RNA sequence: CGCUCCUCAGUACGAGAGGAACCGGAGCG
Numbered sequence: 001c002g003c004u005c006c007u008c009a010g011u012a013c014g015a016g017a018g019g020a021a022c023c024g025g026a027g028c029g
Stems, first nucleotide, its partner, number of pairs: 001029006013018001
C1' cells in the first nucleotide's frame, strides 16, 4: 500500500428520502 472487522460517527456533509474519510485498534495479503 490492498482487503475484512471495530472505532471515528449516525459525526462531517446532505435533503431523491441518505451518509463518508483521516488518526487509531484487531487480522490477512